[PDB]
RNA sequence: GGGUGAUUAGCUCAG
RNA sequence: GGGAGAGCACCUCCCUCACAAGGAGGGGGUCGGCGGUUCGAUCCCGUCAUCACCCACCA
Numbered sequence: 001g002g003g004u005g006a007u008u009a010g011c012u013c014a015g
Numbered sequence: 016g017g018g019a020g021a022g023c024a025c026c027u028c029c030c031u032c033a034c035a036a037g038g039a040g041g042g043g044g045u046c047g048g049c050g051g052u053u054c055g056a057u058c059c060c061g062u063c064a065u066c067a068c069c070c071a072c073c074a
Stems, first nucleotide, its partner, number of pairs: 001070007010023004017054001025041005047063005
C1' cells in the first nucleotide's frame, strides 16, 4: 500500500 | 428494506429475624457520524473516526 470484516441499553451479544 | 431486542447491571415487590441466593415486575438505546438510493434504511451504496485479520510487499 490493497482487501475483508467489527462499531447496537451501564457491561456482553442477537436482529 | 416495513424490526429494535436477549443475559448480567440498576430500581421496586415476594421470601427471611435481617441478609445472600431464588422468584416476579419496571424503565434503560442518534443501532458510531455524515451523505445518497428507495414509497420507506440498523439492514443497500460512498466518505469520515477506532479496532481485528489476510494480503501484498519484500526477498